An RNA structure (crRNA) from Pseudomonas aeruginosa, together with DNA, in which 127 nucleotides are resolved. Keywords: Nuclease, STRUCTURAL PROTEIN-RNA-DNA complex. The sample was in a buffer at pH 8. The work is reported in "Type IV-A CRISPR-Csf complex: Assembly, dsDNA targeting, and CasDinG recruitment" (Cui et al., Mol.Cell, 2023). The entry has 5 different proteins, among them Csf3, Csf4 and Csf2.
[PDB]
Context: bound to proteins that are not shown
Parts: sequence; C1' cells; structure tokens
RNA sequence: GUGAACGGUGGAGCAACACCUGAAGGAAGGCUUGAUGAGCGUGUUCCCCGCAUACGCGGG
DNA sequence: TCAAGCCTTCCTTCAGGTGTTGCTCCAGAAAGGGTG
DNA sequence: CACCCTTTCATTATTATTATTTTTTTTTTTT
Repeated sequence: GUGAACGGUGGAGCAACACCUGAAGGAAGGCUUGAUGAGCGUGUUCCCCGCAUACGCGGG
C1' cells in the first nucleotide's frame, strides 16, 4: 500500500368485481319549362377616321 | 339563352363513483450441544 | 477438532423526505 480492500435489495403478491346513453321530437311550407332570338319598309353619291402621302385603298 | 333557393333551427338534464388499501422479513453471532 | 443446531442476551426510542414555463426567422451559392 487511496481508514483501503470484499460485499445482488432481494424473493412472492391478477385493480378487480357489477353497472343497457338515454328519453321525446314531421325538413316543411310557397313557387307555369315553354318563349326570347327565326317571316313582313327603304332605290344613288353624301358626312368622319386611318394607311398613305394623294395614283388610291380600307370603314363609321 | 332565363331559372342556377330563399329562413330557421345550433339540444334540453341529467353525470356524483363507490370499497379496499394498510406491507411483510430480515441483513447476530457467541454459546452450549451432536456427529464424521 | 472440523462440521452444524439452537440456545441465549440486550436498552433506549423517533419518523423528514429537493422535481419545467421558446420563437416563428429566409439563410446559402450543391446536383
């Protein structure tokens, strides 16, 4: 040579038995699918707007 | 193609758990005996 | 004596017990 070194908290022990989530309530009143767009008038050179750039095109 | 839902109800009383239920044991070693 | 059983004695006494209280951002330079 740590007032040190060496030393199992262990064994066993059923949270269980018994309880009906119920009771009683009306989705119900009121409300045309067959009309609305499909057939019946205008008789000749004129506003305004863009592209151009006027030779003319497109259009309200 | 139009109609292409409007309102209102929105749960009420009950329903508190009861019994038992507190641990148990031990954690000594010197005394005489008895037996191979 | 080594292996066990089973007896024996002892005086005071009381009982307390640690357990916790976020913010919510936007970065970075990969395949």